[PDB]
Context: one part of a larger RNA, bound to proteins that are not shown
Molecule: 16S rRNA, nucleotides 965 to 1578
Organism: Psychrobacter urativorans
RNA sequence: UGACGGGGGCCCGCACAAGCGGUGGAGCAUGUUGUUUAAUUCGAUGCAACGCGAAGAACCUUACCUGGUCUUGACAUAUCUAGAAUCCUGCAGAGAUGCGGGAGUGCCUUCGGGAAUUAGAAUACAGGUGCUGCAUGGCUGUCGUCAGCUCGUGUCGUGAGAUGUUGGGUUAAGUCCCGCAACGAGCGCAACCCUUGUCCUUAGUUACCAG
RNA sequence: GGAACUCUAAGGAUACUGCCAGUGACAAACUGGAGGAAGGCGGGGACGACGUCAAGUCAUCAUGGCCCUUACGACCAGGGCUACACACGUGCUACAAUGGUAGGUACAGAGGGCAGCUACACAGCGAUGUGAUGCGAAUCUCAAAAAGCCUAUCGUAGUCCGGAUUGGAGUCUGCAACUCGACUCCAUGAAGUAGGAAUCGCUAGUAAUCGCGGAUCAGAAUGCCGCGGUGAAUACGUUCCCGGGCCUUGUACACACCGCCCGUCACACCAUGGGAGUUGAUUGCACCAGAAGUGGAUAGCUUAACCUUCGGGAAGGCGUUCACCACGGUGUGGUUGAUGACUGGGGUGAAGUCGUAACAAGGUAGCCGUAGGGGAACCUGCGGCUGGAUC
Numbered sequence: 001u002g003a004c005g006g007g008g009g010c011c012c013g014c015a016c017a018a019g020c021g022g023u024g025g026a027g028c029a030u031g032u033u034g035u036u037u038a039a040u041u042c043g044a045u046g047c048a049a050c051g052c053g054a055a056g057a058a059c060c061u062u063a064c065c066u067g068g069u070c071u072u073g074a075c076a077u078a079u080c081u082a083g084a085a086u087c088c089u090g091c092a093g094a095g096a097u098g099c100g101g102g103a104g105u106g107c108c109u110u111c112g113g114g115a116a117u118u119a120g121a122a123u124a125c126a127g128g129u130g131c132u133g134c135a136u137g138g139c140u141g142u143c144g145u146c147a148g149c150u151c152g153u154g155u156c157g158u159g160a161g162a163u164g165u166u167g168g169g170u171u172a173a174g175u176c177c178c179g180c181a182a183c184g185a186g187c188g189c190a191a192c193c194c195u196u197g198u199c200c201u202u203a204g205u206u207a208c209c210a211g
Numbered sequence: 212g213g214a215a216c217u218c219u220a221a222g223g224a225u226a227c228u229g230c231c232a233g234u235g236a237c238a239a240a241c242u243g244g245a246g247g248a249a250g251g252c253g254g255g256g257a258c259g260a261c262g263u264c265a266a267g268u269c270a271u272c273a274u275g276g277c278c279c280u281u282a283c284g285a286c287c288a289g290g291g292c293u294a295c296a297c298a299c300g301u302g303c304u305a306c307a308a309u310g311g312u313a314g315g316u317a318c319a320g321a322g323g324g325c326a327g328c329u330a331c332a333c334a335g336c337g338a339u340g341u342g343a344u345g346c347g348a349a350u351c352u353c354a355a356a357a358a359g360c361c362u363a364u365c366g367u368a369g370u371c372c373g374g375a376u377u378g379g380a381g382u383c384u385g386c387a388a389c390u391c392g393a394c395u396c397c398a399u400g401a402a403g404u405a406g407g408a409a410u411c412g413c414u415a416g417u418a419a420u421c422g423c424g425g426a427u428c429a430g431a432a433u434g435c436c437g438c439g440g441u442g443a444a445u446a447c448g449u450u451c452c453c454g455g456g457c458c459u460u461g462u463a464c465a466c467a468c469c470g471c472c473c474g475u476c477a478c479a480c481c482a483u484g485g486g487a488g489u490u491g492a493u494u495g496c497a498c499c500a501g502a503a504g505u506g507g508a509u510a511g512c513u514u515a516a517c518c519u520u521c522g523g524g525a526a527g528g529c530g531u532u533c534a535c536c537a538c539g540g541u542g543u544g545g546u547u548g549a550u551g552a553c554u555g556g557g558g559u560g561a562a563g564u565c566g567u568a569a570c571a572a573g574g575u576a577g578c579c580g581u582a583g584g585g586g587a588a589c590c591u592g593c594g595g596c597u598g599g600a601u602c
Stems, first nucleotide, its partner, number of pairs: 001465002003462003007459007019413002022410002027303004034295001043052001064290007073125001077124002082118001087102001089100004107114002127279002130277003136273001138268003141264001143262001149186005154163003167178001169176001194255003199223004204218001227250001230244005306406001310365007322353003327346002331342004372403001377398005383392001420440001422438003468573001470570001473566002476563001478560002481557001484554002488550012504535001506533004511529002518523001576597009
C1' cells in the first nucleotide's frame, strides 16, 4: 500500500424474501468421462468446458484406422530440352494410377522469340491440422456495464508513499453539488449511433380505394 | 375511377425537471401535480477502462524456436468419427378433461425464392409424381398461420392418454442410404398416473404458451439465430446464502485465508545431557625406603712432610655408626579425557498419521507466574497484564 476477518458503518445485483413455472424420476436428441475398439481424429475442463469448434460426419469434409500407391512431390521461384492449351478414346484395376491410339498447330512479335501449358534434369526447396498458447502477434471469456483505474503540477513525510479520489448531501454512476492543500487532466459513467412508441414533409407504385 | 387514410422509406418536430406546488445548507436533488403519445434513463439493443486469471486458441490465419523429410510429406477404396454393463450437463415430447379426436371458422409478423419457390389439372390414403403457369419479386410464390371461437363425443380409465420400439410396404436427394439419411401409410402401443436429497430462470408485454421463418445445406433439427399471438401472479423488506462499491478497524497474510502456522507419533542421520560401569593422564596427604655425597662420633686398621725423650704424640685417610636426601614402594582420596547397555530433550530431511494451538473478537481475546489434568498441540482454577474488537 494492498488483501483478508465467523470486526464495524452505509449501499447495490432476481442475491435472498414473496410468487410463477422448470432440472433432479421416464423415453428420446446432443456433448463429455468412462470403457470397448484397427481406429472410435484433435481441441475445449469450476463459475467462465459438456447443442462447445461444426452455421449441420452416408462417400466428399477427415485431420483417425486397414489396405493400395508417389517422392523437387497436389502447390511457388531458378533452369533446358518438344509441344497451343485443350477435346474424345481402349484396356487392367476398388480407385489412386499404368500401358497404348486419333483431331487441333495458338496470339503478338517474326526468325533471339514472350504472359499459360503438359510429361523430368538436379541441386535449393516445397510441405507438416507435428511440438511448444509457459516464447508470441491477432482474436476471445472472465470479474463486469461493477464504478472503478490513474497522470502533471503543487504540498507533506528520511522513506515506501499520502493528498487530489477524503468529508456533509445526491445519484443508474468518481452523476452532479458544497466545503477541503489541493489546483487540473485522462480514461471509464453520461452523451453521440441503431430500433421501435405520437405527429409532420417528401414521393403514391407492383401498395392504399374514404368518396 | 381518387390520393384523402394505412403502409412502405429519406428527412426533420417533440422531452428539456421545460412548467405549478412543495421538502431541501437560499445547492445539487428529490416528492407530488398539469399538459403530452411519451416524465424524469420512456423500453430494447450496440459500446466492455487500467488490469485479474502464464484463462481459451500453433487445428481460421500469422510468426520465434524445435523436430520429420521414399516420411510426422502427397493421392485413392473401405470403414470410423454414429460402439454402451453404467455416470453425466443441456433441451424435446408426456404423464391428460384448463384435455384427445372429429367437423367447420377467424386474427399476424418478419423472412426466403434461378446453387429456385411454384399458382392450377390429373395419379395417389399419403410423402410425393407427370404436365402447366407467374415471378429475379410491395406483382407470382413457400402459405396453410397455430393457440382461439361453435357443435359431437371420450367420462378418471395406463384410457379414443403417450408415441418409444420393432415388422411390412414405399416416395425423394444423391453414383451410391448395409454400418448410417429425413419423410409416407399399415400394425405393433414401452416407460410414464407429476417425480429423493438437492437445484435453476424469471419484475411486463416480461415468465408460460403458439406456431412461422431464415443460416450452414445435394438431403439431413427438438439445436442455434430471429419473428410475431395469447398474455399472468408477486415485489411488506434487508435479517440472512452469494457476489460486489466505498469509509474506518486488527493482522504474525503479500502467488495475498484456497494464507500463514503449532505439538505428539512413525523412519533415517547429526551434536549433545544423565547413566551400572570399563580404561588412561596428571595429582593432595600419611607412611615405608636409604644409593652416592657431605656432617657428628669412634668395635677398629694403615700411618711421608710438622713435634719427638725416636717408645711415640699431632694431623690425616679407610671401616662402622648415626642425622639429611634421590630412586622406588603401600594406602587412600580430588582433576580431567575417552568409551558404556539404556535413557532425555535438541536440529535436518520426502508427497507420512493425528488433530488445528497461535496470527481477525483466529471463531472460548492473547500472554506472564503458579497448580492440576490431558495422546498432542494445549485445557482448566487463582492473581496480574493490554502488548486486546466491540461498546